[PDB]
The PDB entry is titled "CRYO-EM STRUCTURE OF TRYPANOSOMA BRUCEI PROCYCLIC FORM 80S RIBOSOME : PARENTAL STRAIN". The RNA (LSUb rRNA, nucleotides 624 to 1536) from Trypanosoma brucei brucei has 719 modelled nucleotides. The sample was in a buffer at pH 7.6. The entry has 76 different proteins, among them Ribosomal protein L37, 40S ribosomal protein S30 and 60S ribosomal protein L13. Primary citation: Rajan et al., Nat Commun (2023), "A single pseudouridine on rRNA regulates ribosome structure and function in the mammalian parasite Trypanosoma brucei". Ions in the entry include magnesium, potassium, sodium and zinc. An Rfam search finds the family "Eukaryotic large subunit ribosomal RNA" in it. The family is grouped with related families in Rfam's "LSU clan".

Context: one part of a larger RNA, bound to proteins that are not shown
RNA sequence: GACAGUCAAGGGAACGGACUUGAAGGGCUAAGCGGGGAAAGAAGACCCUGUUGAGUUUGACUCCAGUCUGGCUCUGUGCGGCGACUU
RNA sequence: ACGUUGCUUCACUUAUCGAAUGAAGAGACCAAUGGUUGUUUUGCGCAGUCUUCGGGCUGUGCGCCGUCUAGGCUG
RNA sequence: ACGCGUGCGGAACUACUGCGCCAAACGGGGUGG
RNA sequence: UUCUCCGGAGUCUUGUUUCGAGACAUCUGCCAGAUGGGGAGUUUGGCUGGGGCGGCAUAUCUGUUACACGACAACGCAGGUGUCCUAAGGCGAGCUCAGUGGGAACAGAAAUCUCACGUGGAACACAAGCGUAAAUGCUUGCUUGAUUAACGAUUUCCAGUACGAAUCGAGACUGCGAAAGCAAGGCCAGCGAUCCUUUGCGAAGAACAGGAAAUAUGAACAAAUCAUACCAGAGGUGUCAGAAUAAUUACCACAGGGAUAACUGGCUUGUGGCGGCCAAGCGUUCAUAGCGACGUCGCUUUUUGAUCCUUCGAUGUCGGCUCUUCCUAACCUAGCGCCGCAGAAGACGCUAAGGGUUGGAUUGUUCACCCACUGACAGGGAACGUGAGCUGGGUUUAGACCGUCGUGAGACAGGUUGGUUUUACCCUACUUGGCUGGAGAUUGCGAGUAAAAGAUUAUCCGCGCAAAGCGGAGGCAGUCCGUUUUUUUCUGGGUCUGCCGUUGGGUGGCAUGUGCUUGGCGCU
Numbered sequence: 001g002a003c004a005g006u007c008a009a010g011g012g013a014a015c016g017g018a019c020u021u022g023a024a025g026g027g028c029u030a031a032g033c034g035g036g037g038a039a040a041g042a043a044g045a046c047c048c049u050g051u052u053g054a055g056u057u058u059g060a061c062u063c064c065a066g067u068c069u070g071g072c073u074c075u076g077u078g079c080g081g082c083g084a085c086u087u
Numbered sequence: 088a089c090g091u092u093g094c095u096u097c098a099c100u101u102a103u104c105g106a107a108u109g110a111a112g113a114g115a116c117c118a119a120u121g122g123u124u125g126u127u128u129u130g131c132g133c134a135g136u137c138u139u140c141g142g143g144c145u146g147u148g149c150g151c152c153g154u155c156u157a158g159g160c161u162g
Numbered sequence: 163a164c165g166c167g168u169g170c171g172g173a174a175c176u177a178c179u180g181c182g183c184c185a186a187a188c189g190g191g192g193u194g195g
Numbered sequence: 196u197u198c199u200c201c202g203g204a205g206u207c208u209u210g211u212u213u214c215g216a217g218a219c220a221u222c223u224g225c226c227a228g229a230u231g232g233g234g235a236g237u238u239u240g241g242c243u244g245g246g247g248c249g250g251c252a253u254a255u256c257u258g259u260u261a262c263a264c265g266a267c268a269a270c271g272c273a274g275g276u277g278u279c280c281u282a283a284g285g286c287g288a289g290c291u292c293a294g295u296g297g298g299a300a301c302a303g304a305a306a307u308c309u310c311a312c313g314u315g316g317a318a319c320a321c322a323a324g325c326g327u328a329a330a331u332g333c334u335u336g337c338u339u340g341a342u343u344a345a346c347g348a349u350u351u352c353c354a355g356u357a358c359g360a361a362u363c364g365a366g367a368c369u370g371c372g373a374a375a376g377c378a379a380g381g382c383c384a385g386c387g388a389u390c391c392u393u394u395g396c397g398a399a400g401a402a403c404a405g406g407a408a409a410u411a412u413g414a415a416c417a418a419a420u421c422a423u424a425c426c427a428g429a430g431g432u433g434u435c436a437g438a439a440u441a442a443u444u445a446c447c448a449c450a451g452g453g454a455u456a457a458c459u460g461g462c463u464u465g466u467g468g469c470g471g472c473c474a475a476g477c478g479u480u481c482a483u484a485g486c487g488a489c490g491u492c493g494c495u496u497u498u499u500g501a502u503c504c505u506u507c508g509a510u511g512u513c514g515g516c517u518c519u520u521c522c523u524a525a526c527c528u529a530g531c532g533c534c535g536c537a538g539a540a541g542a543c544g545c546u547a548a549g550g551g552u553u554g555g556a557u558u559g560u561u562c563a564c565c566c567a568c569u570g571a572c573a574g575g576g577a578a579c580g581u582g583a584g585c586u587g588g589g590u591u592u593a594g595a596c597c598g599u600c601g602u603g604a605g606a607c608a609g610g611u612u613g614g615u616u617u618u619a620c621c622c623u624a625c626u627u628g629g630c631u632g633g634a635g636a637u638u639g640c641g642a643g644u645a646a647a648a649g650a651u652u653a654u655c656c657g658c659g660c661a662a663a664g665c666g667g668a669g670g671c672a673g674u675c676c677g678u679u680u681u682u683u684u685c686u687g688g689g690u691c692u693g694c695c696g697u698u699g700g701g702u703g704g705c706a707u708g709u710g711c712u713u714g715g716c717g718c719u
Stems, first nucleotide, its partner, number of pairs: 003017001006023005026631003030627003035623003039618002047452004052448002054444004060237005066230007076099003080095006087088001104215004113208003121152003130149007155171001158168001162164001190201003240253001241251002249270001254276006277435001278320001279381002284338007292316001294312006318327002321385001340368001342367002347363005356436001369378003391430005397425001410424004460504001461502001463500001465499001467495006476486002513588001514586003518580001519577005526551003529546004534541001553567003557563001594612001596610002598607003655667004671687002697717001701713001703711001
Other pairs, nucleotide, nucleotide, family: 002018cWW011016tWH014460cSS014461cSS029628cWS033624cWW034035cHS034619tWS034623cWW037583cWH044046tHS046456cWW048455cWS051438tWW057603cSS058060cWH061232tHH065231tHS074222cWH075220tWH076218tHS079096cWW086089cWH100218tWH102217tHS103216cWH108110cWS116205cWH117170tHS119153cWW121209cHS129150tSS137142cWH138139tSS139141cHS154206cWS156170cWW157169tHS159167cWH161165cWH179180cSS187188cWS187204tHH189202cWH193198cWW194197cWH220222tWS231233cHS238441cWH239442cWH250252tHS256322tWS257323tSS260269tHS261268tHH262267tWW275384tWS279283tWS282339tWW282341tHH291330tWH292317cSS293313tHS303305cHS303306cWH315328tHS317330tWW324383cWH326331tWS327330cSS330332tHS340378cHS344365tWS352357tHS372374tHS372375tHS387432tHS387437tSS388432tWH389431tWH404405cHS406408tHS406409cWH432437cWS442604tWS444446cHS455507tHS456507tWH462501cWW464466tWS466498cWW474488tHS475487tHS477482tHS478484tHS481535tWW482487cWS511616tWS517581cWW523548tHS526548tWH527570cSS533542cWW551571tSS552573cWH556564cWW558562tHS559588cSS559589tWS568572tWW569571tHS581584cHS587616tWS593614tHS595611cWW601603tHS601604tHS619621cHS633636cSS635638tHS639641cSS640641cSS650653tHS659662tHS659663tHS669689cWW669690cWW670688cWW673685cHH674684cWW675683cWW676682cWW677679cWW680682tHS694719cWW695718cWW696718cWW697716cWW698715cWW700713cWW702712cWW704710cWW705709cWW
């Protein structure tokens, strides 16, 4: 590695290898090269949407440990003081 | 004024709490607003008040438990 | 001697500051041979 | 002087190992309250010429867009609504408003009185439209139709649902009127489901029995409380057919979207750029050498806007370096016209894009601005040419500092420093390099010469105009085949030139070792 592989203009999903009109093109090939194949890699990380999330913060909502405070209980023995209740 | 109760001052010690120690010498004997039903026989009176008639309870006294000692003053 | 009070379990080398050893009992009374 | 007890080395125990505190807490358990991002869970609207900030087009009323029935969009135009009124509601009666003109002490433009005209030019709580004159307006008199109203019917929106608003009725009791009659609010905008809470109505008596007419239940039954049900209202949801709701992420994640932004491309050309037409003026006079206001007609896609058609299972995003090509609206080079062209230097215009168009300081820069040379230092395009060609200074991750902002995590199209640049061996294109068929462009036998010039190219040559005309040419024998004109061949000797290869010989030329010219010999 869909199939394939020469161009110009046109129109077209508004930048064609294939379509329309024109212009090139005998076959096979070795070494280079980086114009094109809107070449390869990775279900775009930028932006937006979803009645999807997660890390972090606090004056968001609803809560929990921790800290502090009150009551009873643990709780025994004497002598007093200050009140309360009822005749 | 006679009974409960809510808070509290003070004094205790047995609950509880803190610390140390190999739980290694606490307190007394110096004597009471102590106990005296006790290992093998220690209690005795007074007052008041109760009783199952046997003897208790309250408050008081006297015995017993119950006792030694380094040093230092005095006769 | 023996009465009283104090005291409260007591026998500690000095010195101005400087380095010793200490155990598994001597004795004395009672009863047995 | 054997073996044991007692002292040596004090006895005793209402008992605690010893100190300290002590019925408190610094103790145990259970309830109660405050505090509490230390920690847990969840949330943090919508529409929208991307999203955010803004606005409300989110529930609703009037005029216009709206195209003479009804219906009709936009973040189209111009404006309103969440209230106000025991009278600003209801009825009867009387009256006429806004304004204008003529008159009267202070009195005037404007005070009060009087006469006439006055189709509404005033008023009707408020936005607008419609409507109205012995009134729907103003004044006054009396009143509570702003109550109740047996689940009557209907319109508007519309699914022919609900809510809001409104229309036509029936019954009770009334108000104002002499009566007919009018009135159950102020005409049409001014408002709210399920569940839950809360209020009113189911007075007293009458009925040998639940009936025309007595509210029901709390389940084994009685008395008094309490709770519940059926009917009509009220407490609200403005995201208004109605969840109980704060931020940040540059440490970030997932499902998707070219239904939607940030490059190129495409339509457009306001803005930017380049031009025409007319002619008031500038030019010592003189509209047009050179300009040209007030106006008006175009072109271009080298600026920036407007849009959102293609690409989000990716088309590598500034500038520079290097290299090629194209355009002309011409800076220099060629040739010309014209001038306010004496010469020199210049201004304007025409044909013309063949050729040329620099070296440096600062800045990442494109841009900009200086120095210097020059004939001249023109303007542009090619996916804002060109990153599997380079570079990585800038922009735009993660580290860190500053200023401003934020309570904070953090933010800034503000400044600063540091920050991996991957793959060609495939096809084509281009550059060089080789092998090899082929005209019916592979086949047909499918026949066309930028050739000659003749018994239809045959049946000889040379000269000559596709002329006229004029020149040259060996002979003899067989054989083998033959439809005639001295028939074709094949054969054999005898032979004569030109000519080969030769035997040697001498003359010579050429650049002189290698072949030629001569001149004879015997050989085809």